[PDB]
Entry title: Spraguea lophii ribosome. RNA SSU, nucleotides 1 to 825 from Spraguea lophii 42_110: 822 nucleotides with solved positions. Among the 71 different proteins in the entry, which are not shown, are 40S ribosomal protein S9, 60S ribosomal protein L32 and Ribosomal L29 protein. An Rfam search finds the family "Microsporidia small subunit ribosomal RNA" in it. The family is grouped with related families in Rfam's "SSU clan". Primary citation: McLaren et al., Nat Microbiol (2023), "CryoEM reveals that ribosomes in microsporidian spores are locked in a dimeric hibernating state". The structure was determined by electron microscopy at 2.79 angstrom resolution and released in 2022. The entry is indexed under Microsporidia, RIBOSOME.
Context: one part of a larger RNA, bound to proteins that are not shown
RNA sequence: ACCAGGUUGAUUCUGCCUGACGUGGAUGCUAGUCUCAUAGAUUUAGCCAUGCAUGUGUAAGCGAAGCGAUUAGUGAAGCGGCGGAAGGCUCAGUAACGGGCGAGUAUUUAAUCUCUAGAACCGGACAACCUCAGGAAACAGAGGGGAAAACGGAGUAAGAGCAUGUG
RNA sequence: UUAGCAUGUGAUGAGAACAACAGUGCAGGAGAGUAAGAAGCCAUCCCAUCAGUUAGUAAGUAGGGUAAGGGCCUAUUUAGACGUAGACGGGUACGGGGGAUUAGGGUUUGAUUCCGGAGAGGGAGCCUGAGAGACGGCUACCAGGUCCAAGGACAGCAGCAGGCGCGAAAAUUACCGAAGCCUCCAAGAGGGCGGUAGUGAAGAGACGUGAAAACAAGUGUGUGUAAAAACCACAUGAGUAACUGGAGGUCAAGGCUGGUGCCAGCAUCCGCGGUAAUACCAGCUCCAGGAGUGUCUAUGAUGAUUGCUGCGAUUAAAAGGUCCGUAGUCGAAGAACAGUACUUGUUUGUAAUGUGGCUUAUCGAGAGCCGAAUAGAACGAGAAGAGUUCAGAGUAAGGAGCGAAGGAGGGCUAGAUUAUUGAGCAGCGAGAGGUGAAAUUUGAUGACCUGCUUAGGAGUAACAGAGGCGAAAGCGCUAGUCAAGAACGAAUCCGAUGAUCAAGGACGUAGGCUGGAGGAUCGAAGACGAUUAGAGACCGUAGUAGUUCCAGCAGUAAACGAUGCCUACGCUGUUGUGGUUAUGAGCACGGCAGAAGAGAAAUCUAGUAGGGCUUUGGGGAGAGUACGCGCGCAAGCGAUAAAUUUAAAGGAAAU
Numbered sequence: 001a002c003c004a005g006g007u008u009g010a011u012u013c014u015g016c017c018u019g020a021c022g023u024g025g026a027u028g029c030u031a032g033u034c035u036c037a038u039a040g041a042u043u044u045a046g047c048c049a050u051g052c053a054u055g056u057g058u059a060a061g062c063g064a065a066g067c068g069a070u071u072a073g074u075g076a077a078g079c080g081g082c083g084g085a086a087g088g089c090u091c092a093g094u095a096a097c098g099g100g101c102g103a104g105u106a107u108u109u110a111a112u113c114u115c116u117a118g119a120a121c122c123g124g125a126c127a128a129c130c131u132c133a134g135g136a137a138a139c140a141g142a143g144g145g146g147a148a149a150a151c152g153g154a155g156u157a158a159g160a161g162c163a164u165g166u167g
Numbered sequence: 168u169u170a171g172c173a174u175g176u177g178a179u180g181a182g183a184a185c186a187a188c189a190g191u192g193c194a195g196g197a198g199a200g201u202a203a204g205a206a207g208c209c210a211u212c213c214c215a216u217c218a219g220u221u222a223g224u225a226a227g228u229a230g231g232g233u234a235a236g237g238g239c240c241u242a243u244u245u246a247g248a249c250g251u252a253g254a255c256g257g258g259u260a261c262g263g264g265g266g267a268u269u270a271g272g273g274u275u276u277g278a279u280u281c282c283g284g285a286g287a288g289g290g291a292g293c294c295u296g297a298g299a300g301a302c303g304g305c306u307a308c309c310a311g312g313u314c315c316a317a318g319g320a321c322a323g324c325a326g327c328a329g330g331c332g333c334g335a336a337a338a339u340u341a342c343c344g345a346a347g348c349c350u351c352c353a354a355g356a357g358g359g360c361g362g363u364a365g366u367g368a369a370g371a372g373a374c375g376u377g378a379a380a381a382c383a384a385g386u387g388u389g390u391g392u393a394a395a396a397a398c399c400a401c402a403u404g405a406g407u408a409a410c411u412g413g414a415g416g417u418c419a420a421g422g423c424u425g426g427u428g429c430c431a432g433c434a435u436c437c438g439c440g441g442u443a444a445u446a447c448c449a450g451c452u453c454c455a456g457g458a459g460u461g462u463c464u465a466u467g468a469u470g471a472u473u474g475c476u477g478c479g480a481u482u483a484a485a486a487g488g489u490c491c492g493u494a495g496u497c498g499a500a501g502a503a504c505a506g507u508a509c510u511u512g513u514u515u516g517u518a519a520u521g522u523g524g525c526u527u528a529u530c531g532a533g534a535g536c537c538g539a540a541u542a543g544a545a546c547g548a549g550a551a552g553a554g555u556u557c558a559g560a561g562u563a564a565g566g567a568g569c570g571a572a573g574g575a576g577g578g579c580u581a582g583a584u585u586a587u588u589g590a591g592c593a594g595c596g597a598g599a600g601g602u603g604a605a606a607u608u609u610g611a612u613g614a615c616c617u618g619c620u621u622a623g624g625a626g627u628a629a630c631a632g633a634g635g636c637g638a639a640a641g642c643g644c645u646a647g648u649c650a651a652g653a654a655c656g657a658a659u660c661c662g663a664u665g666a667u668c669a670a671g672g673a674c675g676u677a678g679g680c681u682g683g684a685g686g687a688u689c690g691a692a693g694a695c696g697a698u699u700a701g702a703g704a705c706c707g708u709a710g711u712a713g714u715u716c717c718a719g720c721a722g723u724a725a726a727c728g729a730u731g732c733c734u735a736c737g738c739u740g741u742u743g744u745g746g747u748u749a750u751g752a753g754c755a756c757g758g759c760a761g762a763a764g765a766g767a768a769a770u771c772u773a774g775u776a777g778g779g780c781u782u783u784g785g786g787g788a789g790a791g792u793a794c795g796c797g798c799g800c801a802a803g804c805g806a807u808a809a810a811u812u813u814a815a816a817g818g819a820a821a822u
Stems, first nucleotide, its partner, number of pairs: 003019004009822001011820003021467009032374005038367002040333001046331003050328003055082002061079002066074002080352001089286003099209003105204001107203002112199005118193001121153003129144004134139001158179001161176002164173003185190001212258003219249003224246003228242004261283003265276004288309002291306003312321003339364001341363003347360001348358004385403005410456005415437002421451001423450004432439002478784003481769002486781001488674004495667003501557004509549007522538006564664001565661003569656002577649006583627001588622007598609002635642002679720006689713001694708003731780003735775002738761008747752001764771002786813003796805003
């Protein structure tokens, strides 16, 4: 591990239609209580008002203005550092390194681990600060100081490749 | 090998500390760890009305480029590479883990909690970085927008809410110092990622709507949480709570009462109604499931109506007209041999889901823990079947050959007895022909019938059959000649040479076509005479193409025993044909009559059966029709759809 009704005046067959049963969407009518799941995928990967979804500071990088001080301090504008390459959404394109199983190279890798592991001098700017001051706005100018574990130079360790031995 | 070390030569060329609440950083190396880039093997959808495709294409040498191998790119040489076991083109598709149905074998789906890929209005370029060809980064075009003082500016919801459209189709412009995680210079800050509720009969559990004495949902406190609400505890009130589809059969349940009269309607299917409707429209009683029940639409099952397991092809739909033949699928006995398939051990390979279990939420779905597992891969083992080889082996497997014989098998050469027409001549002197019955028609230019002569072109009567031969289509007088084949007899030779067949090739009655020869009989077309309402037809008179031959084209038949080809296993009696015979019988090719089995029957080329291979059907119609393509001089032929319609079909056999 199952059937039923329907071609004929009746019969036995071929054969197809229909009912009876799961599941995915749509919809009519009706609806008391509690619990676990799930929702603009299908048509237009069509168009978008508004608000939000990514920022971070210590005892321990640099610290302007202001406040204040028997030659102290403060409290922080900017600079630097680290993240913004994850997660979230969709299925347009792709018949292909798009998919399953093995293997670890011909490669690059901030952070992190183990072992190891550092005697260095000099100079300007940029942003903020101060004085002018543009533009409807969005966004920018001149001029003058001044820092760094930011940046560029000096010496110096180190040092790619090439060639010959040897491993 | 290969780090390392030695020696020569050298482009390049740097570097962070700070605080003490007692620590936090940053330069160099070598090895790990994480992440990519490129690679190996294997599996992947439909159309042949898409058969040839490719020229950095296939390879080699050398160089540039990249983090790195490589036509990745370029120069000169070689012509490769891939296809009927489906290349190339076109159409279609995010791929798995998994889901639905399911005795078994299957058929369908996968946007969608996990993994991997691609995108951010469409295309293209790019800086920064350890890492992007990034879009909540930049730049340009194309399509669209927004603000302006008109000079310019800004912008991209396939993030979360939200709006408009499109549709048969889908929620709140909500709360969040809590749970799980991620980010930073942090005993702290950020996150629509995530969690919490609100909304909706997509799905899934457990329970109310009373009991015979005594029943949800309310309310208040506490809890619960980030704050809540719900949940649970105790205490107060009380007495509320069913609909959807049906009732002629399938199919559970009324010939109840009133309206309507082929109307109005009902009915998946069959069917109801024309005044006596258990079927319409209502009332009343019943039935079924029940917080649920009806309808529409896809799909799985029904369904052995897609058939591997497991259907059919005499007559219902269905065996190619016959051969040859490649790709493809399939192939003796005997003796030995080898391990890649085959089967199996050990080890790997599965989170969720699913499967076998146990434990805790009042119970049950739920939650938590355990055990085993598919396909795929690594290493061993066994050798029956499959595979390879051999010859002191020789198939009721094949091919070659020998002997005697048989046949309307085929081509060619040379002859034949009659018959049907036509002409010549002779005899005779009135009708002949044709039909169911007659008319067209022909005859005194002498028919018809009987003689003798001739000229042509077809054909082979009777014998002649359920007789013979051939691959089929087909083949009938006698001699001579030329090739090959089938069968039989037997101690001949070779040794797997074989079965079936897409593509490709050869034959194919009749009728037809292109050219030549010919032309007796018969006769499409055409023309008359009759018959009829009318006959254009049937009947009669006449008459052409064709009917015959040679050289070709064509490719169809009720080309039928409506029964494919090899190979098996199978009851009896009788009758043929050709060989052979211990005369008892056999071998090849047939006919007939029963039986037993089989089949819906009629009947039996149809019995038994997982032997091999090809063709082929899937309810009637439209349709063997349209479009495209291939052949043909044409006639045409081969091959082959949709839209639309319908409950059966002059479907099969029998009564």